[PDB]
Molecule: THF riboswitch
RNA sequence: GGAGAGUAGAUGAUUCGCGUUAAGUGUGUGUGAAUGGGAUGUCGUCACACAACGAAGCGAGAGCGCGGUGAAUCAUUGCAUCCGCUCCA
Numbered sequence: 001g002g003a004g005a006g007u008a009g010a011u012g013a014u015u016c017g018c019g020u021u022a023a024g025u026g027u028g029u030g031u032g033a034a035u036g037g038g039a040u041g042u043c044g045u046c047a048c049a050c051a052a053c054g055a056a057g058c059g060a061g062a063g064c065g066c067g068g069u070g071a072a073u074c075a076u077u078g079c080a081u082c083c084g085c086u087c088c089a
Stems, first nucleotide, its partner, number of pairs: 001088004009077009018067003027051007037083005057064002
Other pairs, nucleotide, nucleotide, family: 005084cWW006036cSS006037cHS007078tHS008044tSS008078tHS019022cSS023055tWH023067tWS024054tWH024067tSS026052cWW034044cWW035042tWH042044cHS056065tSS059061tHS059062tHS079080cHS
């Protein structure tokens, strides 16, 4: 010098839940937090406050839906400036 592994997360599938008495999710402003093995970091991710806007319910019943729904698992994907680490030269 060349190549690679590895983060926060993202998408989808399955399963179990939650909400449907509207939470969650999505948007805005603001304050903070954690972010490949080490340091640093956001126009990425997350938490909280405040604000605006939104919703699909049904079944006799086992249940079936609806929600940019939570989580687990899997598949696919996935670090910017440096340093390290692996392999090749």